Released in 2024, the model rests on electron microscopy data to a resolution of 3.4 angstrom. An RNA, together with DNA: 129 nucleotides with solved positions. The entry has 20 different proteins, among them DNA-directed RNA polymerase II subunit E, General transcription factor IIF subunit 1 and DNA-directed RNA polymerase II subunit RPB3. Ions in the entry include zinc and magnesium. The work is reported in "Three-step mechanism of promoter escape by RNA polymerase II" (Zhan et al., Mol.Cell, 2024). Keywords: RNA polymerase II, promoter escape, de novo transcription, TRANSCRIPTION. The depositors describe the entry as "RNA polymerase II core initially transcribing complex with an ordered RNA of 12 nt".
Context: bound to proteins that are not shown
RNA sequence: ACACCCAGCCGC
DNA sequence: TGCTGGCCCTCGCTGTCAAAATTGCGGCTGGGTG
DNA sequence: CGCCCCCACCCCCTTTTATAGCCCCCCTTC
DNA sequence: GAAGGGGGGCTATAAAAGGGGGTGGGGGCG
DNA sequence: AATTTTGACAGCGAGGGCCAGCA
Repeated sequence: ACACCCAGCCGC
C1' cells in the first nucleotide's frame, strides 16, 4: 500500500 | 327384523396469523472506524 | 453484558543512621 | 484574626527479621 | 417506512359411522 460503513454526485 | 337419533371420530374451509423473501444498471468522489 | 468470590505472591508494617530540600503544622507577631 | 516565621516530619539509601494486608489471577453465576 | 406468496394454527362446522333402543 486496504476492507467495511456512510455520504454526495453522474447518465438513463 | 328394519328403522331411528344420540354422540364418536374424521375431515376441511375458513379466518387470521406467522414466516421469509425481494425491492434497476453502470460510475466517479470523500470521509470514518477498525 | 455485569460481576463476586477464593487463591498465591509480594510489599509494608518496625528499627537505626547519615544526608538536604521541601512542606505541614503550630506558634507568634501586630 | 491574617500573615510571616520557626520547628519538625517527609522524602530515599541499604539490610534483616514475621506476619497482616494489598494486589493481581483463576474460576463460577445469570 | 413498505407489500407480496406459501404455509400452519386453531375453530367451527358438517358428515359417515357406530350403537342402544323402538316397533